[PDB]
Context: bound to proteins that are not shown
DNA sequence: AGCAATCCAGCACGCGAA
């Protein structure tokens, strides 16, 4: 101390067959790199 | 040159007990 409706996600020519699958979060500065028109 | 951004990676601590 009761909302049971979501931690962040990733994957796919038919988004379900209960679909497959992973994971150390913050926060601060510090270097390399993504176009443009002379 | 006549200037907007952001992404990779890089170290500093917090995550002590007795």
């Nucleotide at each position: 101390c009761a909302a049971a409706u979501u931690g962040u996600g990733c994957c796919c020519a038919u988004c379900g067959u209960u679909g497959g699958c992973a994971c150390g979060c913050g926060u601060g500065c510090u270097g390399g790199a993504u176009u443009g028109c002379u």
Solved structure of RNA (crRNA) from Lachnospiraceae bacterium ND2006, together with DNA, 56 nucleotides shown. Entry title: Cryo-EM structure of Cas12i-crRNA-dsDNA complex in I1 state. Taxonomically the source falls in Lachnospiraceae (Bacteria, Bacillati, Bacillota, Clostridia). Released in 2020, the model rests on cryo-EM data to a resolution of 3.9 angstrom. The entry is indexed under CRISPR, HYDROLASE-DNA-RNA complex. The sample was in a buffer at pH 7.5.